[PDB]
Context: bound to proteins that are not shown
RNA sequence: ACUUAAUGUCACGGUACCCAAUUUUCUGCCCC
RNA sequence: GGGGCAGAAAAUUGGGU
Repeated sequence: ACUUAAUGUCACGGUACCCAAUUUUCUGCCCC
Repeated sequence: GGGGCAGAAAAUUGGGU
RNA backbone atom coordinates (compact mmCIF):
# COMPACT_ATOMS: atom_id res chain seq x y z
P A A 1 -0.78 3.31 3.71
O5' A A 1 -1.24 2.75 2.28
C5' A A 1 -0.61 3.28 1.09
C4' A A 1 -0.68 2.25 0.00
C3' A A 1 -1.93 1.36 0.00
O3' A A 1 -2.94 1.94 -0.81
C1' A A 1 0.00 0.00 0.00
P C A 2 -4.39 1.53 -0.25
O5' C A 2 -4.54 -0.02 -0.65
C5' C A 2 -4.43 -0.39 -2.04
C4' C A 2 -4.49 -1.89 -2.15
C3' C A 2 -5.73 -2.55 -1.54
O3' C A 2 -6.74 -2.75 -2.53
C1' C A 2 -3.76 -3.59 -0.70
P U A 3 -7.99 -1.91 -1.96
O5' U A 3 -7.19 -0.65 -1.40
C5' U A 3 -7.90 0.41 -0.73
C4' U A 3 -8.49 -0.14 0.54
C3' U A 3 -8.59 0.81 1.73
O3' U A 3 -9.42 1.92 1.43
C1' U A 3 -8.15 -1.38 2.43
P U A 4 -9.25 3.22 2.37
O5' U A 4 -10.02 2.84 3.72
C5' U A 4 -11.43 2.51 3.66
C4' U A 4 -12.04 2.79 5.00
C3' U A 4 -12.20 4.27 5.36
O3' U A 4 -13.49 4.76 4.99
C1' U A 4 -11.17 3.08 7.17
P A A 5 -13.41 6.00 3.98
O5' A A 5 -13.86 7.21 4.92
C5' A A 5 -14.86 7.02 5.91
C4' A A 5 -14.45 7.64 7.23
C3' A A 5 -14.45 9.17 7.26
O3' A A 5 -14.77 9.61 8.58
C1' A A 5 -12.27 8.37 7.70
P A A 6 -16.29 9.85 9.02
O5' A A 6 -16.20 10.10 10.59
C5' A A 6 -16.45 11.38 11.14
C4' A A 6 -15.38 11.78 12.13
C3' A A 6 -14.28 12.68 11.56
O3' A A 6 -13.80 13.54 12.59
C1' A A 6 -13.33 10.65 12.32
P U A 7 -14.36 15.04 12.71
O5' U A 7 -15.37 14.97 13.94
C5' U A 7 -15.04 14.23 15.11
C4' U A 7 -16.21 14.12 16.05
C3' U A 7 -17.48 13.52 15.45
O3' U A 7 -17.45 12.10 15.43
C1' U A 7 -18.02 15.49 16.63
P G A 8 -18.38 11.30 14.40
O5' G A 8 -19.73 11.06 15.20
C5' G A 8 -19.78 10.16 16.30
C4' G A 8 -21.07 9.38 16.31
C3' G A 8 -21.23 8.38 15.16
O3' G A 8 -22.01 7.27 15.60
C1' G A 8 -22.94 10.01 15.04
P U A 9 -21.29 5.87 15.94
O5' U A 9 -21.70 4.92 14.73
C5' U A 9 -22.93 5.11 14.04
C4' U A 9 -23.50 3.81 13.52
C3' U A 9 -23.49 2.64 14.51
O3' U A 9 -24.67 1.86 14.32
C1' U A 9 -22.29 2.04 12.58
P C A 10 -26.08 2.37 14.87
O5' C A 10 -26.70 1.11 15.62
C5' C A 10 -26.32 0.81 16.95
C4' C A 10 -27.23 -0.22 17.57
C3' C A 10 -27.47 -1.47 16.74
O3' C A 10 -26.39 -2.39 16.84
C1' C A 10 -29.52 -0.70 17.64
P A A 11 -25.21 -2.37 15.75
O5' A A 11 -25.36 -3.77 15.01
C5' A A 11 -26.43 -4.64 15.33
C4' A A 11 -26.58 -5.73 14.31
C3' A A 11 -25.29 -6.13 13.60
O3' A A 11 -25.29 -7.54 13.36
C1' A A 11 -26.89 -5.44 12.01
P C A 12 -24.37 -8.49 14.26
O5' C A 12 -25.28 -8.83 15.53
C5' C A 12 -26.67 -9.08 15.40
C4' C A 12 -27.38 -9.00 16.72
C3' C A 12 -27.15 -7.71 17.51
O3' C A 12 -28.35 -7.36 18.22
C1' C A 12 -26.42 -9.55 18.79
P G A 13 -28.60 -5.84 18.67
O5' G A 13 -29.68 -5.30 17.63
C5' G A 13 -31.06 -5.59 17.80
C4' G A 13 -31.68 -6.11 16.52
C3' G A 13 -30.84 -7.11 15.74
O3' G A 13 -31.68 -8.11 15.17
C1' G A 13 -31.35 -5.26 14.36
P G A 14 -31.37 -9.66 15.42
O5' G A 14 -32.77 -10.37 15.18
C5' G A 14 -33.79 -9.73 14.43
C4' G A 14 -34.34 -10.63 13.35
C3' G A 14 -33.67 -12.00 13.24
O3' G A 14 -34.64 -12.96 12.82
C1' G A 14 -33.42 -10.84 11.20
P U A 15 -35.35 -13.91 13.91
O5' U A 15 -34.32 -15.11 14.09
C5' U A 15 -33.89 -15.87 12.96
C4' U A 15 -33.08 -17.07 13.38
C3' U A 15 -32.93 -18.14 12.31
O3' U A 15 -31.67 -18.80 12.46
C1' U A 15 -34.08 -19.03 14.17
P A A 16 -30.44 -18.41 11.50
O5' A A 16 -30.22 -19.71 10.61
C5' A A 16 -30.48 -19.70 9.21
C4' A A 16 -31.86 -20.21 8.90
C3' A A 16 -32.05 -21.73 8.98
O3' A A 16 -33.32 -22.02 9.57
C1' A A 16 -32.84 -20.94 6.93
P C A 17 -33.64 -23.46 10.21
O5' C A 17 -35.22 -23.45 10.39
C5' C A 17 -35.83 -22.68 11.42
C4' C A 17 -37.14 -22.09 10.97
C3' C A 17 -38.17 -23.06 10.43
O3' C A 17 -38.88 -23.73 11.46
C1' C A 17 -38.01 -21.22 8.97
P C A 18 -39.54 -25.17 11.19
O5' C A 18 -40.71 -24.88 10.15
C5' C A 18 -41.82 -24.08 10.50
C4' C A 18 -42.85 -24.04 9.40
C3' C A 18 -43.24 -25.40 8.84
O3' C A 18 -44.23 -26.03 9.63
C1' C A 18 -42.81 -23.89 7.06
P C A 19 -44.32 -27.63 9.69
O5' C A 19 -44.90 -28.03 8.27
C5' C A 19 -46.22 -27.66 7.90
C4' C A 19 -46.62 -28.33 6.61
C3' C A 19 -46.12 -29.75 6.43
O3' C A 19 -46.90 -30.70 7.13
C1' C A 19 -45.73 -28.53 4.45
P A A 20 -46.20 -31.91 7.92
O5' A A 20 -46.02 -33.03 6.81
C5' A A 20 -47.11 -33.39 5.96
C4' A A 20 -46.70 -34.43 4.95
C3' A A 20 -45.96 -35.64 5.52
O3' A A 20 -46.31 -36.81 4.78
C1' A A 20 -44.57 -34.52 3.95
P A A 21 -47.29 -37.90 5.43
O5' A A 21 -46.31 -39.03 5.98
C5' A A 21 -45.39 -38.75 7.03
C4' A A 21 -44.87 -40.02 7.68
C3' A A 21 -44.22 -41.02 6.73
O3' A A 21 -43.16 -41.70 7.40
C1' A A 21 -46.12 -42.01 7.76
P U A 22 -41.67 -41.10 7.38
O5' U A 22 -40.92 -41.97 6.28
C5' U A 22 -40.13 -43.10 6.64
C4' U A 22 -40.53 -44.33 5.86
C3' U A 22 -40.03 -45.66 6.42
O3' U A 22 -41.04 -46.65 6.25
C1' U A 22 -39.30 -45.41 4.19
P U A 23 -42.02 -47.02 7.46
O5' U A 23 -43.47 -46.77 6.86
C5' U A 23 -44.13 -47.79 6.12
C4' U A 23 -44.67 -47.28 4.81
C3' U A 23 -45.18 -48.35 3.86
O3' U A 23 -46.49 -48.77 4.18
C1' U A 23 -43.79 -46.84 2.68
P U A 24 -46.88 -50.33 4.15
O5' U A 24 -47.53 -50.52 2.71
C5' U A 24 -48.33 -49.51 2.13
C4' U A 24 -48.52 -49.76 0.66
C3' U A 24 -48.48 -51.22 0.25
O3' U A 24 -49.72 -51.88 0.47
C1' U A 24 -47.12 -49.95 -1.21
P U A 25 -49.78 -53.24 1.31
O5' U A 25 -49.66 -54.37 0.19
C5' U A 25 -50.48 -54.31 -0.96
C4' U A 25 -49.89 -55.09 -2.10
C3' U A 25 -49.27 -56.43 -1.74
O3' U A 25 -50.24 -57.44 -1.58
C1' U A 25 -47.83 -55.25 -3.20
P C A 26 -50.16 -58.45 -0.33
O5' C A 26 -49.11 -59.54 -0.81
C5' C A 26 -49.18 -60.08 -2.13
C4' C A 26 -48.02 -60.98 -2.42
C3' C A 26 -47.71 -62.02 -1.34
O3' C A 26 -47.34 -63.25 -1.95
C1' C A 26 -45.80 -60.68 -1.74
P U A 27 -48.39 -64.47 -1.95
O5' U A 27 -48.37 -64.99 -0.45
C5' U A 27 -47.17 -65.51 0.11
C4' U A 27 -47.37 -66.01 1.52
C3' U A 27 -46.30 -67.00 2.00
O3' U A 27 -46.10 -66.84 3.40
C1' U A 27 -48.42 -68.05 2.02
P G A 28 -44.99 -65.80 3.95
O5' G A 28 -43.60 -66.41 3.47
C5' G A 28 -42.89 -67.34 4.28
C4' G A 28 -42.74 -68.67 3.58
C3' G A 28 -42.89 -69.91 4.47
O3' G A 28 -43.55 -70.92 3.71
C1' G A 28 -40.88 -70.02 3.30
P C A 29 -44.14 -72.24 4.41
O5' C A 29 -44.68 -73.10 3.18
C5' C A 29 -45.65 -72.56 2.30
C4' C A 29 -45.22 -72.66 0.86
C3' C A 29 -44.78 -74.03 0.37
O3' C A 29 -45.86 -74.90 0.09
C1' C A 29 -43.25 -72.40 -0.38
P C A 30 -45.70 -76.48 0.33
O5' C A 30 -45.53 -77.08 -1.13
C5' C A 30 -45.95 -76.35 -2.28
C4' C A 30 -45.05 -76.60 -3.46
C3' C A 30 -44.81 -78.07 -3.80
O3' C A 30 -44.68 -78.21 -5.21
C1' C A 30 -42.75 -77.03 -3.31
P C A 31 -45.86 -78.89 -6.07
O5' C A 31 -45.10 -79.88 -7.05
C5' C A 31 -44.08 -80.74 -6.56
C4' C A 31 -43.36 -81.44 -7.69
C3' C A 31 -44.18 -82.48 -8.45
O3' C A 31 -43.83 -82.45 -9.83
C1' C A 31 -42.24 -83.49 -7.57
P C A 32 -44.95 -82.22 -10.95
O5' C A 32 -44.16 -82.34 -12.32
C5' C A 32 -43.87 -83.61 -12.88
C4' C A 32 -42.50 -83.64 -13.52
C3' C A 32 -42.29 -84.74 -14.55
O3' C A 32 -41.38 -84.29 -15.55
C1' C A 32 -40.77 -85.03 -12.75
P G B 1 -30.27 -93.75 -8.92
O5' G B 1 -30.87 -92.40 -9.53
C5' G B 1 -30.60 -91.15 -8.92
C4' G B 1 -30.51 -90.05 -9.95
C3' G B 1 -30.29 -88.64 -9.42
O3' G B 1 -28.93 -88.38 -9.10
C1' G B 1 -32.00 -88.61 -11.05
P G B 2 -28.56 -87.28 -7.99
O5' G B 2 -28.97 -85.90 -8.67
C5' G B 2 -29.05 -84.71 -7.90
C4' G B 2 -29.73 -83.61 -8.66
C3' G B 2 -30.16 -82.39 -7.85
O3' G B 2 -29.10 -81.47 -7.65
C1' G B 2 -31.92 -83.07 -9.30
P G B 3 -28.29 -81.41 -6.27
O5' G B 3 -29.40 -81.18 -5.16
C5' G B 3 -29.57 -79.90 -4.56
C4' G B 3 -30.41 -79.00 -5.42
C3' G B 3 -30.00 -77.53 -5.41
O3' G B 3 -30.28 -76.96 -6.69
C1' G B 3 -32.22 -77.73 -4.61
P G B 4 -29.57 -75.60 -7.16
O5' G B 4 -30.74 -74.82 -7.90
C5' G B 4 -32.08 -75.30 -7.81
C4' G B 4 -33.08 -74.19 -7.94
C3' G B 4 -32.63 -72.82 -7.43
O3' G B 4 -31.85 -72.11 -8.38
C1' G B 4 -34.77 -73.31 -6.57
P C B 5 -31.26 -70.66 -8.02
O5' C B 5 -32.45 -69.66 -8.37
C5' C B 5 -32.47 -68.35 -7.84
C4' C B 5 -33.84 -67.96 -7.34
C3' C B 5 -33.87 -66.87 -6.28
O3' C B 5 -33.77 -65.57 -6.83
C1' C B 5 -35.26 -68.67 -5.61
P A B 6 -32.55 -64.61 -6.41
O5' A B 6 -32.65 -64.54 -4.82
C5' A B 6 -33.81 -64.02 -4.18
C4' A B 6 -33.71 -64.10 -2.68
C3' A B 6 -32.44 -63.54 -2.06
O3' A B 6 -32.49 -62.13 -1.94
C1' A B 6 -33.04 -65.60 -1.02
P G B 7 -31.15 -61.25 -2.00
O5' G B 7 -31.65 -59.78 -1.60
C5' G B 7 -32.12 -58.87 -2.58
C4' G B 7 -33.28 -59.43 -3.38
C3' G B 7 -33.96 -58.47 -4.34
O3' G B 7 -33.25 -58.29 -5.55
C1' G B 7 -35.60 -59.65 -3.12
P A B 8 -33.29 -56.88 -6.30
O5' A B 8 -34.68 -56.89 -7.07
C5' A B 8 -34.96 -57.88 -8.05
C4' A B 8 -36.40 -57.83 -8.50
C3' A B 8 -36.93 -56.45 -8.88
O3' A B 8 -36.55 -56.05 -10.18
C1' A B 8 -38.49 -57.55 -7.48
P A B 9 -36.20 -54.51 -10.48
O5' A B 9 -37.63 -53.80 -10.53
C5' A B 9 -38.61 -54.20 -11.48
C4' A B 9 -39.95 -53.58 -11.18
C3' A B 9 -39.96 -52.07 -11.00
O3' A B 9 -39.95 -51.37 -12.23
C1' A B 9 -41.24 -53.09 -9.29
P A B 10 -38.99 -50.10 -12.45
O5' A B 10 -39.77 -48.90 -11.76
C5' A B 10 -39.51 -48.55 -10.41
C4' A B 10 -40.70 -47.89 -9.76
C3' A B 10 -40.41 -46.57 -9.07
O3' A B 10 -40.42 -45.48 -9.96
C1' A B 10 -41.61 -47.97 -7.60
P A B 11 -39.19 -44.44 -9.98
O5' A B 11 -39.57 -43.40 -8.84
C5' A B 11 -40.86 -42.81 -8.79
C4' A B 11 -41.18 -42.31 -7.41
C3' A B 11 -40.09 -41.50 -6.73
O3' A B 11 -40.04 -40.16 -7.17
C1' A B 11 -40.94 -43.11 -5.22
P U B 12 -38.62 -39.49 -7.52
O5' U B 12 -37.95 -39.24 -6.10
C5' U B 12 -36.63 -38.72 -6.00
C4' U B 12 -35.94 -39.20 -4.75
C3' U B 12 -34.42 -39.21 -4.81
O3' U B 12 -33.85 -37.93 -4.56
C1' U B 12 -35.20 -41.25 -3.90
P U B 13 -33.22 -37.07 -5.76
O5' U B 13 -33.18 -35.59 -5.19
C5' U B 13 -34.08 -35.19 -4.16
C4' U B 13 -35.50 -35.10 -4.66
C3' U B 13 -35.81 -33.88 -5.53
O3' U B 13 -36.79 -34.23 -6.50
C1' U B 13 -37.20 -33.86 -3.62
P G B 14 -37.09 -33.26 -7.75
O5' G B 14 -38.62 -32.85 -7.54
C5' G B 14 -39.02 -31.49 -7.56
C4' G B 14 -40.40 -31.32 -6.99
C3' G B 14 -40.88 -29.89 -6.81
O3' G B 14 -41.34 -29.31 -8.02
C1' G B 14 -41.37 -31.12 -4.86
P G B 15 -41.38 -27.71 -8.17
O5' G B 15 -42.70 -27.29 -7.38
C5' G B 15 -42.78 -26.04 -6.71
C4' G B 15 -43.68 -26.12 -5.51
C3' G B 15 -43.90 -24.82 -4.75
O3' G B 15 -44.88 -24.00 -5.36
C1' G B 15 -43.43 -26.56 -3.22
P G B 16 -44.59 -22.44 -5.58
O5' G B 16 -43.67 -22.06 -4.34
C5' G B 16 -43.76 -20.78 -3.72
C4' G B 16 -44.30 -20.89 -2.32
C3' G B 16 -43.93 -19.75 -1.38
O3' G B 16 -44.78 -18.63 -1.54
C1' G B 16 -43.50 -21.81 -0.31
P U B 17 -44.15 -17.17 -1.74
O5' U B 17 -43.50 -16.83 -0.32
C5' U B 17 -44.26 -16.97 0.87
C4' U B 17 -43.42 -16.70 2.10
C3' U B 17 -42.80 -15.31 2.18
O3' U B 17 -42.78 -14.88 3.54
C1' U B 17 -41.09 -16.94 2.26